Shown are 884 nucleotides from a PDB entry: RNA (26S ribosomal RNA, nucleotides 1446 to 2359) from Triticum aestivum. The work is reported in "The molecular structure of the left-handed supra-molecular helix of eukaryotic polyribosomes" (Myasnikov et al., Nat Commun, 2014). Rfam match: Eukaryotic large subunit ribosomal RNA. Rfam links the family to the GO terms ribosome and structural constituent of ribosome. Clan: LSU clan. The family has 88 seed sequences and 107,465 matches in Rfam 15.1. The entry is indexed under RIBOSOME. Entry title: The molecular structure of the left-handed supra-molecular helix of eukaryotic polyribosomes. The entry has 78 different proteins, among them 40S ribosomal protein S15, 40S ribosomal protein S29 and 40S ribosomal protein S30. NCBI's taxonomy places the organism under Eukaryota, Streptophyta, Streptophytina, Tracheophyta, Triticum.

[PDB]
Context: one part of a larger RNA, bound to proteins that are not shown
Formats: sequence, C1' cells, structure tokens
RNA sequence: GGUAGUAGCAAAUAUUCAAAUGAGAACUUUGAAGGCCGAAGAGGAGAAAGGUUCCAUGUGAACGGCACUUGCACAUGGGUAAGCCGAUCCUAAGGGAAGGGGUAACCCCG
RNA sequence: GCGCGAUCACGCGCAUCCCCGAAAGGGAAUCGGGUUAAGAUUCCCGAGCCGGGUGUGGCGGUUGACGGCGACGU
RNA sequence: GAAGUCCGGAGACGCCGGCGGGGGCCUCGGGAAGAGUUAUCUUUUCUGCUUAACGGCCUGCCAACCCUGGAAACGGUUCAGCCGGAGGUAGGUCCAGUGGCCGGAAGAGCACACGUCGCGCGGUGUCCGGUGCGCCCCCGGCGGCCCAUGAAAAUCCGGAGGACCGAGUACCGUCACGCCCGGUCGUACUCAUAACCGCAUCAGGUCUCCAAGGUGAACAGCCUCUGGCCAAUGGAACAAUGUAGGCAAGGGAAGUCGGCAAAACGGAUCCGUAACUUCGGGAAAAGGAUUGGCUCUGAGGACUGGGCUCGGGGGUCCCGGCCCCGAACCCGUCGGCUGUCGGCGGAUUGCUCGAGCUGCUCACGCGGCGAGAGCGGGUCGCCGCGUGCCGGCCGGGGGACGGACCGGGA
RNA sequence: GCCCCUUCGGGGGC
RNA sequence: UCCCCGAGC
RNA sequence: ACAGUCGACUCAGAACUGGUACGGACAAGGGGAAUCCGACUGUUUAAUUAAAACAAAGCAUUGCGAUGGUCCUCGCGGAUGCUGACGCAAUGUGAUUUCUGCCCAGUGCUCUGAAUGUCAAAGUGAAGAAAUUCAACCAAGCGCGGGUAAACGGCGGGAGUAACUAUGACUCUCUUAAGGUAGCCAAAUGCCUCGUCAUCUAAUUAGUGACGCGCAUGAAUGAAUUAACGAGAUUCCCACUGUCCCUGUCUACUAUCCAGCGAAACC
Repeated sequence: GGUAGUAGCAAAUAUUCAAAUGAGAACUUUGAAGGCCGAAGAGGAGAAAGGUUCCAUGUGAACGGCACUUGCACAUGGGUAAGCCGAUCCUAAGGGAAGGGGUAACCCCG
Repeated sequence: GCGCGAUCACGCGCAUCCCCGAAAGGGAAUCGGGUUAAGAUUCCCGAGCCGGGUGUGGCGGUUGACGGCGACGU
Repeated sequence: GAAGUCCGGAGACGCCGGCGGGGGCCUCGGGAAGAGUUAUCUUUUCUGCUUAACGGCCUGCCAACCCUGGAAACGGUUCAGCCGGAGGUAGGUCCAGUGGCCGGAAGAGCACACGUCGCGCGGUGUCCGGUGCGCCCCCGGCGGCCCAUGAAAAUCCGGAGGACCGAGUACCGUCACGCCCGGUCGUACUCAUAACCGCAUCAGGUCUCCAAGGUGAACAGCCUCUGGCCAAUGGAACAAUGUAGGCAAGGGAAGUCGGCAAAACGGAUCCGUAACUUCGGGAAAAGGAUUGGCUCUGAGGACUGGGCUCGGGGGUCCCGGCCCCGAACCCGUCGGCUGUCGGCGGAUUGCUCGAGCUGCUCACGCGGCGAGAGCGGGUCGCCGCGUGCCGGCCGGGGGACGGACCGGGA
Repeated sequence: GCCCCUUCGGGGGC
Repeated sequence: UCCCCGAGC
Repeated sequence: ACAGUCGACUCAGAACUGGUACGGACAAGGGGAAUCCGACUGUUUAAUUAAAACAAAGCAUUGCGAUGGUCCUCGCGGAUGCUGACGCAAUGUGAUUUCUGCCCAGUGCUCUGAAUGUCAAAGUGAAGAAAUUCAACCAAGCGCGGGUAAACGGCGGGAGUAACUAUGACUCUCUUAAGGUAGCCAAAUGCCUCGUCAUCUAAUUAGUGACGCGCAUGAAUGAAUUAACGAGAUUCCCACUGUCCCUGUCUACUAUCCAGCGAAACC
C1' cells in the first nucleotide's frame, strides 16, 4: 500500500413533541407525554481498592469507539474541620524481641 | 531486679517476660436542628455527657451509717 | 476510713427449637389540616397529624427468692419439658430488663401545606382508639444436642482482712459545683454495565448493612409519596440468509447416537395409593374428583354480665343544717439587714457683718487676733415613711380538711 | 304496698 | 336485698 | 341459648349463575417398569472428563512401654503430646445382609539361635628391620530352621472307563505350594459371536430371563446379594409433542440502503 470507506458501533424494543442556549443541537439543558429499574439486570449507607476522579469557572487539540454547546477529556482555582465517628488500648493463628548452640555466615530452634 | 510506698530520705514484696498481631473480636462519652458550590453525628445554635486531671461549699456521717424479721434498701 | 495481704465478676462468647415483654411496621377508622378530580356519580382517594441524646419518675416482666409465711402423698403448671413436701399452690415481701410505660428535656426545634412585598399570624407540633405469632432487630428465659465442648486481655468494679488513726482539734464519700486540659492522626468523592481488579468508560470478578416499602408469599409479576435512569450511534426499509422466538392440520418418534429439545404435567383439598424393603421408606407411587364471580352462615380473641327451687362465705355512697376541738393559709404586732425626704441639736471649714487689742500708713486707710450673728457645706444621733427577706407570737375574723349528731334519698 | 277472710261488726298473710 | 359458692330440671 | 363495648385474618359449607377455560394471567412434578454401578450426604480435572473415579462410616493386619515408634531438622528442638495401647502412626477393604475356601514353593517380613559352615574393621598372634603375606575371633547379614495370604500373589496340564448310544459317578501324576469351594457367569470380565431358547416388536447385532468346560469369573486384589439415593450407563410402556411426513406464516434483532466512525487476518 491492497485488504476497505469493508467487519464492529444489533435484542432491556426508549424515546417523542415543543422550547432554552449555542457559530453548530438526535444524544447539553427545561416541560410535557411514555417507559424502564424493585435484594436493587439503574434505590440508600459503606469495607477494600483508587488517589483528587469531588465543586466552580473557562475551553475543546486529543478521549468518549459518533456527534458535543456536554464530560469522570483539557486548564486554572477551590474543598475534607472530632474530648464524645473511626484511628488509639487490649489481646487471638502467630512476627516474635531474650540465653545456649548448629551454622563461617545468611539463618533457625528455644 | 522490677515494682511500690514514701518525704526527711529511705527501704520493703514477687515470680514467668516485652512489643507488634482485628481501623468488621473486645471497648469510657452526642444528639436534634441549621448552614456550605463543595464538609458535617466534625462547624454553628441549643442541650447533654465523658475522661483526665485541682479548689470549693451543701452536708450525709464521726469511739468507720439508719432503716426492714429477712432479703435487702437509703 | 485505711498501709501490709488473699480470693474475683463483668467484659465473655457453641448449635437447634423457641415462649414471653415491647419498639419502629404494616393497617383501620374517628377525622384535623390541605391536595387530586368529575362525556356521566358516590364522593372516595391522597399527603397528612413529626421531635433527641438524656438530669427525673415504674404499674416494673422473667429467672433466682434453699425469704417470710403456708404445710399439698396429688397438688400447682407449661407451647413443650416440668416443679414440690433437702416443703406446691395463697399471700406478706425482693431483686430485677429496656433501642420499653411515665413524665420531663420542651411554649427548646425547623417544614409540612396553605395562606404574605418583607415582617407576622394561625394551624400542625401537645389527636383518639384498637386489630394482624409481622417472634422481625434489640432483650430476658427454657429445653435439647455433640467420640465434636464453643477465645483472650485491656478496662470497669467490689468481696474481704486489716496493721493504724479518730479531744471546741481532726477524718472520708455522693450531691452540688468551680476549672482546666482534651496535647495525635483521618474525614473530599467513587464504591461501580464510567472512579476498584481485569491492557479499555471490559455483558467478567470483587466484601458488609438496609430481609419492614404496597397486592399476591406457589413463582413469578405489577406497583410507588424513597429514589434512580433512558447505557455512547442514529436514519429509511423490512428480501432472502441467520440468530433470538410463537403457532401449525391429521398422523404420533416414523426423525436422531440418543425423545435429544421443546412441548407436556403443574398449586392446593378430598378420595385413594402396587412390587419391594434394612418397615425408616417406597409416596406427591399410580389414579380420580374439586377449584370462578358473589353472598351468607358455621367455626378461632379480650373485658363485663348469663333461667326456676333448697343449703354455705362477706356487706356502701351523696346532699343539707348544727356543736365542741384540732388545722395547711391570709388579713395582725415586735426585732434585725436596704432606700429617701423633712425638722432639731452637736466637731470641723469658707464668706459677709462685729463690743475690742496690737501693728502699719503723718492724714484717708490696710494686715493678724476676737465676746457674737446669718447663709452654704459638713460627719454623727433622735423622731415621723415605704418595700422585700428571716425569726418569734398572743387575740379576733374568714379557712380547705379531719373527729361527732339529726333528717332525706338507691 | 298488694292478695286476702268476713255472718259487714272488723281482720288474716307475704 | 346484692356479689360469690354447693346441688336438682 | 344470649346481651353490650372494641371486631379481625382465615378454614369450611350453601345458592344462583356465567365463561371455551375458574391454579383463567403468570409460575407451576410428566408418570410407570426392567437392568448395570457406586451403599448414602459429600469430592474432583480453576480454562473439553462430575463418572462407575476419590472420600466416607463400618470391617482387618502391623508397628508403638515413652526421652514412643513415626515426620521435619546439621542441630537445638519440634511435631509425637502437656498425650498414654478404649491411645498414636503405617496400611488394606469400603453401608447393610449372607459370607469370606485351598496354598508359606518363590518374593516380602518376622522369630529364636548361650551350637556348626560363611560373615568387616580393630586390637591380637606368625615370618619379619618395616611393610607385606597368613591366622585366630566372629556382630547384623547368607546359609540351617519356623511362623505368616483380610502379605505380594497363585488356584493347572492330559488320560481311559457304565449291559442301546451318549455322558462319565470310577483308576494315574506332574510343573511350581495349592489345583477354584459359597457364589456369580454369553458378565462394563466371552475370543468364537448377531452362541442357543424364551419374552417383546412387523421386523430388535439392543434390552431382560433361562442355559453355559468361564478365549481369560470368584471371595477384604473381597464374592454374592441387596432397600433408599443419583445432572451416572442401557432398555420398555403410557402421556405428549413440528424431531419427523414436510414444510408454512408470523415477531424480534440483524441483513439491505443512508449519515457518521472506522479496524485485522492476509498478500
């Protein structure tokens, strides 16, 4: 380079009509309509683990297997506050520190 | 020896040691409301309690407590 | 009390079954307060009525009471086992739980909702009563079970058994209270069909609690005020091929290794149930019949009462009037502690007016000392006032309440 | 208070 | 007379 | 019998009457018999085996007297066991039920060996300057001997024979110790082989029952037997059905076409 503008982007049937905003709108956001989730094929609180992914503002080269005004992408700022939650103190398989002794010694029993 | 009294400074008694080992065994004490863009039983507002550690007074008592057969209660 | 000295619980503990207390639930209705909504009604339906932790009270269950007290040879009693004369049941007692009754914390409290520019104000927050083994989670008991026996310490905390010390001196320990300290670390967010592991925003894997959300508890479905979401591709047709998948006449396994799959049976009650067997089972053998919509009955709760005659055990209140006594309280008086005004007297000061003296200015006139007066201040004492607190008390009036008598009334 | 008995004078029972 | 007891229909 | 307060889930019963169907949806056991294996619940190839394999309770032998034997370790020590022969290890087999025959020759192992052939080293004796050659002494171990198969394992060979033939109750021994008992047996073990007979079917190399010198069954290498249990192997019946006669229509998502995104293998 050809393979190729080809395979994949197909099983929960999931959005649709208006509207906002925007240089740009099927997928950002409002309303309505309509569904789906039910011990959680999508509710609440957390352990580990992650390791700043959180909030806000501003972007859009790369990502998101597509668009993107959006985002858990990029950039800059900001947030975590303990006498009464937890750490912390205890002690449990045991990691054992402490003779002596094998072992040059590492190291191992007690 | 270590450990403890002990205030004046000093002596006395004993047996198996000393740390780590659970943020889900065991365990001293906190809730309700509010508020933040972002924390929150964590700060505030109200209220409570604990632990640890020096003073104070009410008095409940005093040759180390009454009551209630007693149990047992104050 | 308290040194030398010993002994020790809680913490602190398995499995099964499983009663009892009671909670928040689920539920219903009286029915507030306020919300839905009516081609066509009755209204019903819906939210909603909610408040700590904890200082104080409890009617305080069960278990143990070898309490006391009683004195059962059959009595008490459980869901069941049981218990008892090493004294049952009554009854006079105890201890004794809770995330649990009461009541206070609390006319402390933010919204719930509507009504309001904002503040406010009202209402809800001071509502009533109950059902359903929902034995759920918390908790206290019991029985059963193991060739198998179910952690430890920290800490909290007391039994003892005691040497010493107990005089207007001196000794402890909850109350109350006052204070300080409280000096360490962590806390964001995800916790997953996007924050974890798997090279990925991977249909995989990866732990705890919420087993109380509503009908139906046979599975599965549907739900709703929790709450959450529409997964990183759409558009327009819809052929065959394919993957998921339904149904196919009449036959009924002929198909295929193989009835493989799939269909088929199905809950539950009543009836009934073979061989064999280690009598446990086999067994839901098999087989067959019932089942709706709806309405009433029967049957299952707690409290109170339940026919005619004879014999055993026990018996209350209300109102009115009146006497004598006691009696919480108020109205009474005295003393002590606080405030103020007025009047009088008395230390001390300042100013003006003074019999008189001395000094200084030739004169006119100044300075210091002085019987005495007035004004202002000024500390004290006395008298007249008011309020609050404490103590004591005699008399009178009113005083709820107790002791007594009479009448009336079921 | 009711039945009641009575020779009408006045009584007996619960 | 009331409550509670024993016993007949 | 009943009356008044507060009054509920649910078991039964009745009457009318509908629907095709009353568990109306949805979920929700198809059933019966024969045979094989393993007794059962349990475990196992993490990623092609879930089974009949392993485990198991039950049944046997054997080692072990404590500083246990046995395992780890140079060792200390530990594990044994802070236990004690009703215990601990080492192994065999795999519920129940009826049973578990014969063989110790080989192999294994064990016993006693104060006595005889073999049996190391040292110390000891002989030649001898040494040393080198030789002897005497002799453990465990070969020998010599026994126990011992729920130890490893084994359980044959060929013959002739009865007054119909057939068959053989009857007479022989050898390898190498014994010479297959109870059972089971055309076996998940049988070559021949679709053995032969029977059941069942139209028709059945299947399956089941019976026989049967079993190429090459057989007793804890366990035999037989067997209820319950089983995603275990084989077979039969009823029920049912699109597996089949023999294919059809239909849904869904794909397909196809559009915009966008956009690859690999391979060459």